This is an experimental structure of RNA, together with DNA, with 83 nucleotides shown.

Context: bound to proteins that are not shown
RNA sequence: AUCGAGAGGU
DNA sequence: CACTCTACCGATAAGCAGACATACCTCTCGACCCTGT
DNA sequence: ACAGGGAAATGGTTA
DNA sequence: TGTCTGCTTATCGGTAGAGTG
Numbered sequence: 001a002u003c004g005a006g007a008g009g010u
Numbered sequence: 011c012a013c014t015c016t017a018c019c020g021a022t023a024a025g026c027a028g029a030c031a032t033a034c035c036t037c038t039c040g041a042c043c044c045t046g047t
Numbered sequence: 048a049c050a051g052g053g054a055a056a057t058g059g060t061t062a
Numbered sequence: 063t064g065t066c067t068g069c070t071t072a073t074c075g076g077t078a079g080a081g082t083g
Stems, first nucleotide, its partner, number of pairs: 002041006009034002013081001015079004020074002023071004028066002046049002
Other pairs, nucleotide, nucleotide, family: 008035cWW012082cWW014080cWW019075cWS022072cWW027067cWW
C1' cells in the first nucleotide's frame, strides 16, 4: 500500500 | 344419436430456492494451512 | 527451513 | 424475518377428437 470489522457526527 | 378412451392447451396452486438492508463523512484495530526434500 | 500445489473439513437438524 | 418477487413443477379441469353405435 490493500482488505475486513468495530466505534462515530450528520 | 348416444356413449367410452386417452392426447393435448389452459389455470391452477405449490413448491422451490433467493434478496434486501438509504446517503455524505470521521476514527482505530487485525487479517488463508497441510506437506515434501 | 522454504518451494510448489490448491485443499482443510466437523456433522447437524432446532431456530 | 417475515415477507415477498420471480422461476420451475404437479394438479385440475376442459376440451377435442375419433373408436364405437
It comes from the structure "A cryo-EM structure of KTF1-bound polymerase V transcription elongation complex". Among the 13 different proteins in the entry, which are not shown, are DNA-directed RNA polymerases IV and V subunit 4, DNA-directed RNA polymerases IV and V subunit 3B and DNA-directed RNA polymerase V subunit 7. Zhang et al. published it in Nat Commun in 2023: "A cryo-EM structure of KTF1-bound polymerase V transcription elongation complex". Released in 2023, the model rests on cryo-EM data to a resolution of 4.3 angstrom.